[PDB]
C1' cells in the first nucleotide's frame, strides 16, 4: 500500500493408508 | 454416525512498526 514478493490472521471450495474423542 | 486437531492444493479478504517496483 497503486502493482508485486514474503508473511501473518481469517473467509470459502476441495483432498488424506500410517493424529485423535465419543 | 457424531465430531477435535492438523497438513497438503486452488480462490478470495484485512493490516501503523518485513521487502521490490
Ligand atoms: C485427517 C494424516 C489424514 C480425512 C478428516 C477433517 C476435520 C504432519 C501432521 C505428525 C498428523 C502429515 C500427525 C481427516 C490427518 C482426514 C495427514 C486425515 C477426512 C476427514 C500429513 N477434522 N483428517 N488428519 N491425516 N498427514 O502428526 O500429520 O503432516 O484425513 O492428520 O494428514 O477430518
Nucleotide at each position: 500500500u497503486g502493482c508485486g514478493g514474503g508473511g501473518u490472521c481469517c473467509c470459502g471450495g476441495g483432498a488424506g493408508g500410517a493424529c485423535c474423542g465419543c